Description: ASPARTYL TRANSFER RNA from Saccharomyces cerevisiae: 75 nucleotides with solved positions. Rfam match: tRNA. On this family, see Hou, Trends Biochem Sci 1993: "The tertiary structure of tRNA and the development of the genetic code". Rfam describes the family as follows. Transfer RNA (tRNA) molecules are approximately 80 nucleotides in length. Their secondary structure includes four short double-helical elements and three loops (D, anti-codon, and T loops). Further hydrogen bonds mediate the characteristic L-shaped molecular structure. tRNAs have two regions of fundamental functional importance: the anti-codon, which is responsible for specific mRNA codon recognition, and the 3' end, to which the tRNAs corresponding amino acid is attached (by aminoacyl-tRNA synthetases). tRNAs cope with the degeneracy of the genetic code in two manners: having more than one tRNA (with a specific anti-codon) for a particular amino acid; and 'wobble' base-pairing, i.e. permitting non-standard base-pairing at the 3rd anti-codon position. Rfam classes the family as a transfer RNA.
[PDB]
Context: bound to proteins that are not shown
RNA sequence: UCCGUGAUAGUUUAAUGGUCAGAAUGGGCGCUUGUCGCGUGCCAGAUCGGGGUUCAAUUCCCCGUCGCGGAGCCA
Numbered sequence: 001u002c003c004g005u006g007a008u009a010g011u012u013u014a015a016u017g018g019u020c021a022g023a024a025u026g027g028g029c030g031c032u033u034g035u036c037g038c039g040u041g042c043c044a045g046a047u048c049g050g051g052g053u054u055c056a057a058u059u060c061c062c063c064g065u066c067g068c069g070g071a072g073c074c075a
Base pairs, nucleotide, nucleotide: 001071002070003069004068005067006066007065010025011024012023013022018055027043028042029041030040031039048064049063050062051061052060
Other pairs, nucleotide, nucleotide, family: 008014tWH008021tWS008046cSS009010cHS009023tHH010045cHS014021cWS015047tWW016058tWW017054tWS017056tWS022046tWH025045cWW026044cWW032038cWW053057tWH054056tHS057060tHS
């Protein structure tokens, strides 16, 4: 430099052009005397940046950013 892939709660990650953005884990306050993935009840928890398309963009396209794999490169 290029090709492929991903980008959503703290985390892992579901979905989606208009709406209730779902879950698990995690966090807060309860309850709970043998759990070991504890169980359970309530509360809060998120759509990468710029631009574009569009009545409308987290979602579409482009670009940029970053991880991973690969090419080149490099044993």
Method: X-ray crystallography, resolution 2.6 angstroms. The entry became public in 2001. Protein in the same entry: ASPARTYL-TRNA SYNTHETASE. Moulinier et al. published it in EMBO J. in 2001: "The structure of an AspRS-tRNA(Asp) complex reveals a tRNA-dependent control mechanism". The depositors describe the entry as "Crystal Structure of the E. coli Aspartyl-tRNA Synthetase:Yeast tRNAasp:aspartyl-Adenylate Complex".